Keywords: Mitochondrial ribosome, ribosome, mitochondria, ciliate, tetrahymena. Solved structure of RNA (LSU rRNA_1, nucleotides 1 to 278; LSU rRNA_2, nucleotides 279 to 421) from Tetrahymena thermophila (strain SB210), 421 nucleotides shown. Among the 95 different proteins in the entry, which are not shown, are mS91, 50S ribosomal protein L20 and mL54. Lineage of the source: Eukaryota > Sar > Alveolata > Intramacronucleata > Tetrahymena thermophila.
[PDB]
Context: one part of a larger RNA, bound to proteins that are not shown
RNA sequence: GUAGUUGAUUUUAAUACGCACUAGAUGGAUGCCUAGAAUUUAAACUUCUUCGUAAACAAAUUUACGAUAUCUAUUUAGUAAAUAACAUAUUGAUACGUUUAUGUAUUGGAGAUUAAUAGAUAAAGUUGGUAAAUAAUGAAGUGAAACAUCAUAGUAAUUAUUUAAUAAACUCAAUUGAGAAUAGUAUAACGGUGAGUAAAUACUAUAAGUUUUAUUUAAAUUAAAAUUGAAAAAUUUGGAAAAAUUUACCAUAGAGGGUGAAAGUCCCGUAAAUUUAC
RNA sequence: UAGUAAAUUUCAAUAAGUUUUUGAAAUUGAAAAAUAGAGAUCUACCUCUAAAACUUGUAAAGUUUAAAUUCAAUAGAAAACAGUACCGCGAGGGAAAGGUGAAAAGAUUUUAUAAUAUCUUAAAAGAACCUGAAAUUUAGUGC
Numbered sequence: 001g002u003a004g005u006u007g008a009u010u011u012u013a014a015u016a017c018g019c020a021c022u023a024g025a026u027g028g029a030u031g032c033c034u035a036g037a038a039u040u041u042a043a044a045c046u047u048c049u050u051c052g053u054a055a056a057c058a059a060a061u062u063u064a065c066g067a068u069a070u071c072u073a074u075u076u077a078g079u080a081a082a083u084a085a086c087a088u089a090u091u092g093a094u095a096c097g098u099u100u101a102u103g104u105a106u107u108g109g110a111g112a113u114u115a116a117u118a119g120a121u122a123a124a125g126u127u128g129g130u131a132a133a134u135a136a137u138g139a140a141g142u143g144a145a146a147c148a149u150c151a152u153a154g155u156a157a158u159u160a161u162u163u164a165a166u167a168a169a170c171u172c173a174a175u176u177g178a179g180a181a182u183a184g185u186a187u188a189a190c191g192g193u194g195a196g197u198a199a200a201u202a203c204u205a206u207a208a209g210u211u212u213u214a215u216u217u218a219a220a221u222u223a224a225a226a227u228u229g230a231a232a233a234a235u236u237u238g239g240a241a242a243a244a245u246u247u248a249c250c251a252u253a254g255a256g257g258g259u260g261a262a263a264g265u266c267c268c269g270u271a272a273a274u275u276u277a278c
Numbered sequence: 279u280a281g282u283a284a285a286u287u288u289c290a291a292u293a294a295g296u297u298u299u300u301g302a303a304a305u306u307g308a309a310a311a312a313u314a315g316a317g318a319u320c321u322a323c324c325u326c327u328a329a330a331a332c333u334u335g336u337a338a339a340g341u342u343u344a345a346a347u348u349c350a351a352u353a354g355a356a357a358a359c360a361g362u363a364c365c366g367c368g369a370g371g372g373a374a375a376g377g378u379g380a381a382a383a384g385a386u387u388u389u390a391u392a393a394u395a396u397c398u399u400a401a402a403a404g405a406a407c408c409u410g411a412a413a414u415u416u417a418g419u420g421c
Stems, first nucleotide, its partner, number of pairs: 018421008031408001032377002036349010048125003051066004055091002061085002072118002075116003081107003133161005142151002147192001171178002182205004189197002209332003224276005233246004250254001256268003284306008313328005364371002384407001387395001
């Protein structure tokens, strides 16, 4: 390199729980913001509750007001909007404009509304509670590592009262001297000699006396308000600019706050000046 | 400021639980600066003082404003409209709950009915709507 054997066996899974990542749900943390609050200081004002009215009702609440509840003026200031607030809207006339609270919206250059001054009207009722100060009555827990003296503490608490209490010496001191009261700084000493309690002084600071033994005696609010207030624009990004860039102005005013996001020159306003007022 | 000062027994407050003083309750009750009282019991000496009244406005809770010191929604107050709702016969007790966006321009049109295209807007952030975690839970693709 070739032809052969009524020899025989082996072998093949997917899908859900679950886990990781991705994408959503619920829930309302974190962050950012604020409309509301706490303690202290200072100034000013001060009873409370109910019913009702307050342009589009009656019929949300708060806050004012009082069935004149939407007021008035020989008055001044001041000026273009107003009819309360409540994230601050809307609606009419007309010669002025917001397409929606409109089955008539109203007042308003006849100078309102509003601020000031003056005045009218004014429902049903009330020793409201709280807190303080003063005074009377007056506990316990609890500390003493128990507990009763003692301490807790004459505190709390309740009621009552109301020009708050208190003070210009019959006080200290140690024989020197101080000189109403008050604030600040401490040890002596007492004691079931336990816990623990706890001065009078001294020094410093501040400082206010008056009346005179008959020491004293009626009180009732017109708190001023207003006016002027300086000075820049452009380009890029961006939904929006005060931001960024460049350049410049004001300033007895760069305190603070607002404006679609961080501005002295956009707005209120600030500094400063002015006028009137009795 | 004579029924006063003071005294005896007791108590109170005086730092003192004891022996004063200052005051009160009961009982007694003085003198006349030459007098009287205090000085931690009593005595003496000395010193000090003179026992009448009046006088320090703002204290307090509540509201509001301005400022300082602080919290930023399970904090701050019990309460970002709350002394509410609810409970209780009664005195009285006592919560929850915030956020659209610069501006409502608050969402047109199609569709047996778009969370999503289109329209408004910078963006839908779509009405208990800023951001949107965790626990919990569904689906999709892998082994």

The structure was determined by cryo-electron microscopy at 3.7 A resolution and released in 2020. The 2020 paper behind the entry is "Ciliate mitoribosome illuminates evolutionary steps of mitochondrial translation". It comes from the structure "Structure of the mitochondrial ribosome from Tetrahymena thermophila". It holds a match to the Rfam family "Bacterial large subunit ribosomal RNA". Gene Ontology terms of the family: ribosome and structural constituent of ribosome. The reconstruction used 99,300 particles.